[PDB]
Context: one part of a larger RNA, bound to proteins that are not shown
RNA sequence: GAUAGGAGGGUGCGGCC
RNA sequence: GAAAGGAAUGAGCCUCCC
RNA sequence: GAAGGAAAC
RNA sequence: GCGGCGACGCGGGAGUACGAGGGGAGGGGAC
RNA sequence: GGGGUUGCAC
RNA sequence: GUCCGUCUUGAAACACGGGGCAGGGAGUUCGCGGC
RNA sequence: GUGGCGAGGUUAAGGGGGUUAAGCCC
RNA sequence: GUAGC
RNA sequence: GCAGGGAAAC
RNA sequence: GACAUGCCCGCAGCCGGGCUUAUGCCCGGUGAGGGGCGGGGUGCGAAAGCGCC
RNA sequence: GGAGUCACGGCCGCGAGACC
RNA sequence: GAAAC
RNA sequence: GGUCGAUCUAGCC
RNA sequence: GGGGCAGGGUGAAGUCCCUCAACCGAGGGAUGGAGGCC
RNA sequence: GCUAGGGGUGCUGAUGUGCAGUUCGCUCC
RNA sequence: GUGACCCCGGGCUAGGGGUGAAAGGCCAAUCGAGGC
RNA sequence: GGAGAUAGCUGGUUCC
RNA sequence: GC
RNA sequence: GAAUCAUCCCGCAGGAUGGCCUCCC
RNA sequence: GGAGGUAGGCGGUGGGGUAGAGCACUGAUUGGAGGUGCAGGGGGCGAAAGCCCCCGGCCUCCUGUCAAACUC
RNA sequence: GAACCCAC
RNA sequence: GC
RNA sequence: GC
RNA sequence: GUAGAUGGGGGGAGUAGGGUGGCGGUGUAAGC
RNA sequence: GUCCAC
RNA sequence: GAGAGGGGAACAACCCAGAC
RNA sequence: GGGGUUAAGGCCCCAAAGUGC
RNA sequence: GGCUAAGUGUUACUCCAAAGGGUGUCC
RNA sequence: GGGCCUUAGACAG
RNA sequence: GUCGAGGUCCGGGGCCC
RNA sequence: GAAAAUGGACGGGGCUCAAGC
RNA sequence: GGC
RNA sequence: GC
RNA sequence: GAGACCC
RNA sequence: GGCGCACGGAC
RNA sequence: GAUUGGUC
RNA sequence: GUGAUCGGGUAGGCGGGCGUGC
RNA sequence: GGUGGCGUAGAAGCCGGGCCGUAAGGUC
RNA sequence: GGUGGAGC
RNA sequence: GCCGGUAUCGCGGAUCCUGCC
Numbered sequence: 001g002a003u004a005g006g007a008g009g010g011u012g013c014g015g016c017c
Numbered sequence: 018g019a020a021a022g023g024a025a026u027g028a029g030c031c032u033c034c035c
Numbered sequence: 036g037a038a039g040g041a042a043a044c
Numbered sequence: 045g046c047g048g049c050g051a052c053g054c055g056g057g058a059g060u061a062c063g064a065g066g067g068g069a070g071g072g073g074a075c
Numbered sequence: 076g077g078g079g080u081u082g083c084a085c
Numbered sequence: 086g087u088c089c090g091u092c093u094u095g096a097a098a099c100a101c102g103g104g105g106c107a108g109g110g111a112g113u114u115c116g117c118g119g120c
Numbered sequence: 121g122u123g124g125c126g127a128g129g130u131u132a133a134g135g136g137g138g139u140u141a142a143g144c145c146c
Numbered sequence: 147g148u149a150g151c
Numbered sequence: 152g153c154a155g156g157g158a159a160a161c
Numbered sequence: 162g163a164c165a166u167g168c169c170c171g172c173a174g175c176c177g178g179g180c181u182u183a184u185g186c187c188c189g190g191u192g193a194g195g196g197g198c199g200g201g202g203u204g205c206g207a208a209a210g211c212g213c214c
Numbered sequence: 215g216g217a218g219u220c221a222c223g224g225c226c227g228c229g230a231g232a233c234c
Numbered sequence: 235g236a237a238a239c
Numbered sequence: 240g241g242u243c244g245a246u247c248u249a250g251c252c
Numbered sequence: 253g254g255g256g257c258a259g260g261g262u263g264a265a266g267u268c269c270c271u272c273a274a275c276c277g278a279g280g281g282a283u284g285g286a287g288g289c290c
Numbered sequence: 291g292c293u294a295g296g297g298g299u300g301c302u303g304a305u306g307u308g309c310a311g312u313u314c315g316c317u318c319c
Numbered sequence: 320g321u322g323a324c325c326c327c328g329g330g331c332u333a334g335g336g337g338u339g340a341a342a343g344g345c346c347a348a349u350c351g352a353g354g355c
Numbered sequence: 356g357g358a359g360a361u362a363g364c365u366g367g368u369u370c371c
Numbered sequence: 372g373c
Numbered sequence: 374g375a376a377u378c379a380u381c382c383c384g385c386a387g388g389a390u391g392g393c394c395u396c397c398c
Numbered sequence: 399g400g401a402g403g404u405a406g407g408c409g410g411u412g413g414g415g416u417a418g419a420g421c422a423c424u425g426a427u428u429g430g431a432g433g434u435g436c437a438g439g440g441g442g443c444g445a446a447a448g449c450c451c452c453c454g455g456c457c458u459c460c461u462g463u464c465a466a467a468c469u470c
Numbered sequence: 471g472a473a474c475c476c477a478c
Numbered sequence: 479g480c
Numbered sequence: 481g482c
Numbered sequence: 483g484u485a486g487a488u489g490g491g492g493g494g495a496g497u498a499g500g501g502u503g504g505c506g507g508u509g510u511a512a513g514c
Numbered sequence: 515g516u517c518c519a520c
Numbered sequence: 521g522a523g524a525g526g527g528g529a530a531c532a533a534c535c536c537a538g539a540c
Numbered sequence: 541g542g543g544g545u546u547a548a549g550g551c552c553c554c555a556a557a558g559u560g561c
Numbered sequence: 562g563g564c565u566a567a568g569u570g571u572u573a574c575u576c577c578a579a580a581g582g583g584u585g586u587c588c
Numbered sequence: 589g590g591g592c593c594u595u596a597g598a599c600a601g
Numbered sequence: 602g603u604c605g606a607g608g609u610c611c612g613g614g615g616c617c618c
Numbered sequence: 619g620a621a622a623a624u625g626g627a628c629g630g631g632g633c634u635c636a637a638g639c
Numbered sequence: 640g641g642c
Numbered sequence: 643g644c
Numbered sequence: 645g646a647g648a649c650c651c
Numbered sequence: 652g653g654c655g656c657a658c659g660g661a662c
Numbered sequence: 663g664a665u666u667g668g669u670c
Numbered sequence: 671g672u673g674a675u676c677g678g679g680u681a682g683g684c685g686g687g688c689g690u691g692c
Numbered sequence: 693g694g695u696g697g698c699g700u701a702g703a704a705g706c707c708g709g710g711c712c713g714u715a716a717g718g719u720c
Numbered sequence: 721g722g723u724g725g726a727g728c
Numbered sequence: 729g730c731c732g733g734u735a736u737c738g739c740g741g742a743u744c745c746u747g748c749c
Base pairs, nucleotide, nucleotide: 010085011084012083013082014081015080016079017078023075030071031070032069033068034067035066039062044056045054046053047052088103089102090101091100104749105748106747107746108745109744114230115229116228117227118226119225120224121222122221123220124219125218129151130150135146136145137144156161164199167198168197169196170195174191175190176189177188178187179186180185201214202213203212204211205210233367234366235364239357241355242354243353249332250331251330252329253327254326255325256324257322260290261289262287266283267282268281269280270279271278272277296319297318300316301315303314304313334350336346337345338344370687371686372684373683378391379390380389381388382387392497393496394494395493396492397491398490403482404481407480408479410478411477412476413475414474419469420468424465425464426463429460430459431458432457433456434455436454439452440451441450442449501520502519504516505515507514508513525536526535527534540653542651543650544649545648550644551643552631553630554629560642561641563639564638570633571632582618583617585616586615587614588613589611590610591609593608601603654677655676656673657672658671660670661669662668688738690735691734692733693731694730695729697728698727705723706722707721709720710719711718712717
């Protein structure tokens, strides 16, 4: 992890480990 | 998250002063 | 304590 | 305290509170 | 400090 | 925050080469001349 | 770019010495 | 080793 | 390389 | 079949002087290398004069 | 009005298949 | 990497 | 340039 | 130098026969198996 | 004339990573 | 589908050459000049 | 086999 | 890196 | 730290001389 | 090699004919007035020598317009 | 006959 | 020329 | 002025 | 610009398809 | 074509 | 072209601006 | 690598800044 | 402070319609 | 902004 | 000829139709 | 004055003494 | 049209 | 005025 | 309200 | 506050 | 600094 | 020590450095 | 070619991590 | 830190 | 490791080549 959209990455931090 | 990094000869953290 | 820089009244 | 019909501005407060960073002291005890 | 994954804003 | 390489004025391109991984893969030698 | 010699510079082919040797010396 | 350049 | 000029003789 | 320098200008360096705390700046000489004249060899030309050296 | 020559290394031009 | 000679 | 092919197919015996 | 092409149809040349007439001729009936034929 | 054998007109038929790098069926000569 | 017919074994013609009832067709899945 | 033939044309050409 |  | 601008070529998708860049003296 | 250099500005000494404008050349361009018989045409008119008008051409002026291959 | 440009 |  |  | 300009000598290139924008010629315009 | 601004 | 960043909704060229 | 102030422009919400005079 | 009643407009430029008309309104 | 009449002398009926 | 306060025209400017 | 083809474009929502000029 |  |  | 400008 | 670069200087 | 350089 | 008058960058030029076999 | 060394008390190679260097990478 | 067994 | 030489010395592309998936 079964109401969420961008070539799968960049800056910062949070949750779990 | 033992070692190779810091660290009980003191870490994150809290308070105060220039 | 550099550059910067408020407000109550 | 004053100016402007008004948003607001000007003098004092004041280059004060604060400010990147640079130093010091105390507490705690494992990140 | 560092690491795996994931979330949020751009 | 519209991938990588490439010609092109102009590439995300409905322009071309691009399933994955490992190895191999392209200014060398001689002669003459300039510096 | 650097190094040697310098109004001179440099040897080629080849020869001798020596060596395990094709290196080295003249 | 002066042929040669 | 040290002497150049000229097609050449020079 | 030709200057182992006849002349001028002149950078660096050297020498003398002035200012400047010092560095440094300015003035004047000498000046290798550098630049320019003059002279020379040869080709073309009657010659002057040009090319190359 | 005397500086050339030799060597090592590098860049480039031309010819060789001449970067593939 | 050619078609080609 | 030198060689190899008419078992396919074309022609003829 | 060798092997092969079911069955059927049509009916060329060739060879004729018969009847009625006979100055002409006319009519009827067979056989035959050819073809880059069906 | 689907004897055998030979050919390949139309369906532009099946198949068309096929049975087959030219095959199969019907139709036709 | 008796003919200019179909097929088989043995031979010959070889590349600017062969062969072609002529389509530039055929010459071993290759032909406006085969293959190695 | 000449032959790695040739092209002014297409593609490729490796660390900071 | 210029 | 550029250039696609001039002259010439059977030259026009290509070359040469210049212009523009860089390194040393 | 060794002391000047000039992308910007000010002032000066020179050069230019574009924009605009204009008709003074060259060529276009509406109408009117005057002059000229002026080699023109149209009529009337005359044996014949030539007249009378209209129109046309050519100059001057007024009026209204133009120019990349015009410019005082 | 400008603006403006060019040479010194 | 500044 | 640079 | 003497911490070396203007200038001179040498080595190595790349560049010979440009585009947008303002102006001029051309074109109905796009465009050339 | 020109101007050299992107 | 060979140019980041901040804007014009996205934009090569337009505006600010040239970047260890 | 950090702090601050401005530029183009913008201030109703998306969207930092006024439903500003 | 003034104008618009058309959702005109809400567009610096890369995109944005005219000739002719309106006792529609404000001067 | 400019003209004509123009507060019982204007326009309409 | 009766009422009894501004009408008549033109040329323009801004927004809109 | 003013008519276009997939459903839809002031960037969108929306906005009237404006959030327009 | 201005702040 | 931000 | 920028990597612009200042420290 | 830190890095590099260009030029000049000392060692 | 016994070969292109190194510290400030 | 100076840099308000150094710090983008394609083609291209130049300097330094990292890695591999012998 | 030299010079200084490591290794069966464990070389090269390989897998996951720490540190340093702007980086190509180096080392534990 | 682990695998590896002979060179670097 | 360091000094000095030397070289078939550094790969993501070439509708690249070989092997495996």
Molecule: 23S rRNA, nucleotides 563 to 1404
Organism: Pyrococcus furiosus